[PDB]
Context: one part of a larger RNA
RNA sequence: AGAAUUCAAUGCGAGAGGUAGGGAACUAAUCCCUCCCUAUAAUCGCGGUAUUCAAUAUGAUAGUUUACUUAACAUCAAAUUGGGGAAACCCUUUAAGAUAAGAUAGUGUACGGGUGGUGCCGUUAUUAUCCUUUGAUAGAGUGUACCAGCACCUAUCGAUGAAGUAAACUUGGAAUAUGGUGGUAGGGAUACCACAUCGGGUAGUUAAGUAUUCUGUCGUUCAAAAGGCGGCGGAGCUUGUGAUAGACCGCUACCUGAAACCACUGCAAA
RNA sequence: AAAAUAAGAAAAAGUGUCUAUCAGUUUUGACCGAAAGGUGUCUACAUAGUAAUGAGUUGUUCAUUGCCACAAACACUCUCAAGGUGAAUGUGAUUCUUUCGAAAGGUUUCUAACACCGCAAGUGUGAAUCUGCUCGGCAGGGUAGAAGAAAAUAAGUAAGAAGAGAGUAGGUUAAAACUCAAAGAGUGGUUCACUUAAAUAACCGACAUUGGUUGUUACAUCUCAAAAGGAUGUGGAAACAAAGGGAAUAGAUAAUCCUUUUAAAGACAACUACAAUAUGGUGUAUUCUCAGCCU
RNA sequence: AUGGCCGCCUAUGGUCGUCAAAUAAACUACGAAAGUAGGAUAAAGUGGAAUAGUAAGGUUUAGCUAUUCUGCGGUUUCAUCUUGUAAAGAUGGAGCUUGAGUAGGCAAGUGAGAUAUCAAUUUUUCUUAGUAUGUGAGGGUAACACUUUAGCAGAGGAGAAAAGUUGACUGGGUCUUUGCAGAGAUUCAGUUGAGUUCGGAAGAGCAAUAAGAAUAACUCAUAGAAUUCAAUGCGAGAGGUAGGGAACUAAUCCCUCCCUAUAAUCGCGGUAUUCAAUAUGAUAGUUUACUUAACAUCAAAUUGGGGAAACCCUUUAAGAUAAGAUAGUGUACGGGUGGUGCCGUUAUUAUCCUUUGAUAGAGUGUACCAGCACCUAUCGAUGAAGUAAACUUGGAAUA
Numbered sequence: 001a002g003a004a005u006u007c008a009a010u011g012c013g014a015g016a017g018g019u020a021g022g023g024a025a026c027u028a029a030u031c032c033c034u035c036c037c038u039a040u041a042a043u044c045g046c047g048g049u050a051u052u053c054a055a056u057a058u059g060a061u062a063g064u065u066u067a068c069u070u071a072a073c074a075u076c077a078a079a080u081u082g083g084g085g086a087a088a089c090c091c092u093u094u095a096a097g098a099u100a101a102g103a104u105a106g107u108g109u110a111c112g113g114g115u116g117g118u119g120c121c122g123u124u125a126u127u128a129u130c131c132u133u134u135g136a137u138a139g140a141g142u143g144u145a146c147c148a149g150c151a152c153c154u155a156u157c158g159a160u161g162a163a164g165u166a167a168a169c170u171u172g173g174a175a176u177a178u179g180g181u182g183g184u185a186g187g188g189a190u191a192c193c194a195c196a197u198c199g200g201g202u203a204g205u206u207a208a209g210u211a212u213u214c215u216g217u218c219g220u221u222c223a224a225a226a227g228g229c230g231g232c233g234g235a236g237c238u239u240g241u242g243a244u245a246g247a248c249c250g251c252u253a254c255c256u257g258a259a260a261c262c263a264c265u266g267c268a269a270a
Numbered sequence: 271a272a273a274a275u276a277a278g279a280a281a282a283a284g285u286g287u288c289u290a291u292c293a294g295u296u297u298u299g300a301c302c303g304a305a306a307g308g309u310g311u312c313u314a315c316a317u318a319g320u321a322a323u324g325a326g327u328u329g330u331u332c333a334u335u336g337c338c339a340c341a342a343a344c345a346c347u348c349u350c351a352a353g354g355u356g357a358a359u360g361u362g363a364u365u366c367u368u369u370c371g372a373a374a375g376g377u378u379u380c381u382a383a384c385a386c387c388g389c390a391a392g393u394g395u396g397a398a399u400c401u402g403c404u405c406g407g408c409a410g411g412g413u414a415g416a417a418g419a420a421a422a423u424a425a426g427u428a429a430g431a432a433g434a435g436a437g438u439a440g441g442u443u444a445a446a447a448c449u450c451a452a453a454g455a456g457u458g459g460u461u462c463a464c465u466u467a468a469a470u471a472a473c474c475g476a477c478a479u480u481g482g483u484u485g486u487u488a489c490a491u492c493u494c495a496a497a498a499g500g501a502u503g504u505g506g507a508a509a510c511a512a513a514g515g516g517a518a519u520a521g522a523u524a525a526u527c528c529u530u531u532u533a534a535a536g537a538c539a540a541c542u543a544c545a546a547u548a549u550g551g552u553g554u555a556u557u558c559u560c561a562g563c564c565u
Numbered sequence: 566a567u568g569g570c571c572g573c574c575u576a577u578g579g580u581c582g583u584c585a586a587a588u589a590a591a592c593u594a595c596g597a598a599a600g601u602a603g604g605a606u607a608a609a610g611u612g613g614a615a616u617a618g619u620a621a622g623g624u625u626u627a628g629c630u631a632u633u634c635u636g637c638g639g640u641u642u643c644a645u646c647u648u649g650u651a652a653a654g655a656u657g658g659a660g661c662u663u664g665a666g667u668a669g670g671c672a673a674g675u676g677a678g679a680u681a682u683c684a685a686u687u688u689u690u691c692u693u694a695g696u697a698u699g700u701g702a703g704g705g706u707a708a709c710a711c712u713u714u715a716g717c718a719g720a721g722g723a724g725a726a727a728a729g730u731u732g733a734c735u736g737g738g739u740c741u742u743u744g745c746a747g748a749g750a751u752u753c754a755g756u757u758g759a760g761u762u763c764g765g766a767a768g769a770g771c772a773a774u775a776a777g778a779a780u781a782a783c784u785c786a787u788a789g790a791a792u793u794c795a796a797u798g799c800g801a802g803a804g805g806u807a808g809g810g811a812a813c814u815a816a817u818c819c820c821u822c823c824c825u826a827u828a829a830u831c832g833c834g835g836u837a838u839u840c841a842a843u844a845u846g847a848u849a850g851u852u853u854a855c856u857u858a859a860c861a862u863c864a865a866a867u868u869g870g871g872g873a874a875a876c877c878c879u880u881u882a883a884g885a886u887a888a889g890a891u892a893g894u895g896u897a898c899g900g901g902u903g904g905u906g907c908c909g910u911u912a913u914u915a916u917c918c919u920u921u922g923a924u925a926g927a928g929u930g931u932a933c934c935a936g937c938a939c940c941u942a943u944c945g946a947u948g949a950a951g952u953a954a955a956c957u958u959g960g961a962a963u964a
Stems, first nucleotide, its partner, number of pairs: 002053004007048001011046004017040001019039005056177003062170004067165003074099003079094001082091003103129003110123003133159007141152003145905003180195005186820005197258008206240001208238002213235009243291005249284001293449010307480006320336006338362004344356004365434005376423001377421002380418001383395004399416007454464001458474004481542006488504006505559003511531005550564003568581003572671006592603002595600001610637004616631004640660002644656004674787005683732005689726003699717002704712002733756007741748001760771001762769002789840004794835001798833004804827001806826005843964003849957004854952003861886003866881001869878003890916003897910003920946007928939003
């Protein structure tokens, strides 16, 4: 909260400029500039075709930040301390400082950038040697109290971009539950409920039976009031329901109201 | 611009829930109570301390035994007393009504007088006399008594003798559960009997009395223009009926419901007998049914 | 009289009689039964109710006592039933649930408390030392650099001693009934982390068995107590779990709630075993204190010399050892290893040491000679040794 990308079919509108056309206006007249409109469209706004994405929780996978080891160790340094060569250079010991995974020479796969032009320069491609982290052997020695083993150095063969660790964090296979809001009990799950825009009212919310009377509503007779008659009920009484009264909880008809706003911000009435 | 009209009649729609009441019911208890007249007094018991066997039973009694409570001869024990231990043995429930009906105690007074006798003591008549204590010189006094004499209490008491077996049907109330055969019929009426309107079974207690004549009072109907009277009358439970009460805007009206009459002092005074329980009528009618009355 | 029982010993008294308390039921004799009259014999308790009374002025509650009932144990006995007939066992039913005091003495028992030691680790102080080193006036020797003095300040590390602080705190529940607040006891939960495991690490795992004795000779406090358990009995009961129920809901389940089952630990009780009077001191010991760290030995280092760089001999030492050390071996017990006496204790071994006894020596000291002492050797023992004070145990016997 829908959005992104895309375009022979995409559609319309706004439109900075440049240009091209036409007109206004002025003049005795013409042209040019200033002015106005249209044509063209760099860029926008809305829309369209096509494609793609799109619910949660577990964590398989794949990762990224910080922080710590910490510059310990190691390597590189403008120079420097001392010695040896021998004036080539070594070995050294200090170094402001630097490198937390790169460097150094190719080759020029590819992309760019300038050359009069040459991988000539930037990136990343392997190569080759260094380094980083490592795994397999194959060695010696040394350390762990000794013997295993392990560690550290050396060699070889591989991988590796720093490595280890804390914390957060992102992606979220397959599958298994979940997959609207609220509201339920001492607390949770299951499960159940009533709502699909909500909200505020008016009536009600037990069944029969009724001599008389009063009524609602409808019809009718009534010239108006009065009244009578019929229909559907209600009141009150009679039993039932034990009942009465109060609070919530629902149900059932019906009437009404508010729905309802967006825009890149901030202010705003004219 | 902001709180004013509507939601007409029927139909529909929980006989929901909870709380507080008020009514009933079913148990308990507790009191209280008669539904076939009034009045009075009454209603407790089950073969009898308590259990068991056997009799008998028209009330409940006997016999035996075991045991319990109380009393106790006596026996043992206890140095006396106070006790203790056994006991023979006896006593052991019990309401009510009628009727008939006592005593014994103790309570107030008396304990004289008179005749004859010196006085006492005697003897006759109260009842006519005695004792303990104490004061008195005596005969006496005053205090407790014994035994007597009156009279009221005792007492309509106790004990007899008859009769009965009688607190029912149900009502009210407190608590606890609960909530409608907690309805109705029917009977004279009440049911725990009976159930859709008719039949069945109990019950409505015990005893005594409620008698006759006359009269009073109250009440009921009638009859009286009210007032003044007059006639016939009076048990109880029902009915038929009648009259009131009570509603839905005032009233009035009342189906149903409720209340009251219906359904009247079998009273009360005075005088006066008492029954023989014959067992039907008459009381007595709209039904039953007692009292009385006659047989 | 004597014997058994009341914890032991004694006195006293209280019970019974050698299967050694009574009293019920049992068992007889009657009775239909209630019971009446006789009547011998047993025993562990733990809980609950419910009265009645209580101090008390009322009332409330708690206690306190008594009585009754009852679960369950215990014990006795009847009845029945099997097995078995005795041996018993099972199932009902009943009874009781109670006694032994009064002194004085008795505790290597137990309980609570003190008081060690050990492993860490902080701080302070001392030694190596006024050493290393820093700062370094002033001097020498240079010629314009190369010695680095006095003085002043002055260590880390290593060694050692003493003072510490750690080796567990907090909460909940029980139990010690009498309620209410403190101690302990036990149990459950949590926390902190010294230590170990993997790690260069920073982090991460397991983490309070994160030691610890002994006490007769220390305290007090317990008069009966301790230990033990196929038979042990009852009650309380932290937790965890398992069951059931309450309550709520339209219903079900779970948690919270209640009860029961299980029992880690307690309280009382029981079986079995053991101990238990004093004074003398035989024995066997323990604390303190003194010798005293004299002497001796060991020390981080140090002073000087000699070798010769190996090492010696020395002379100072903070300090230490008051009976142990040092290497085995691994008897035994523990503790961790992947596992190895690998480590803790004590087993001998072997050498040192400590205290010593026997010889066998030399010398030296005591005035000389014995003897003794001291050194050396050998063979043994010995855990320090000598001594004061206290103190514990307390044979046999005799009071």
Env38-Golld RNA, nucleotides 225 to 833; Env38-Golld RNA, nucleotides 3 to 401 from uncultured Caudovirales phage: 964 nucleotides with solved positions. The depositors describe the entry as "Composite map of Env38-Golld RNA". It holds a match to the Rfam family "Giant, ornate, lake- and Lactobacillales-derived (GOLLD) RNA". A reference for the family is Weinberg et al. (2009), "Exceptional structured noncoding RNAs revealed by bacterial metagenome analysis", Nature. Rfam classes the family as a non-coding RNA gene. The work is reported in "Structural insights into higher-order natural RNA-only multimers" (Zhang et al., Nat.Struct.Mol.Biol., 2025).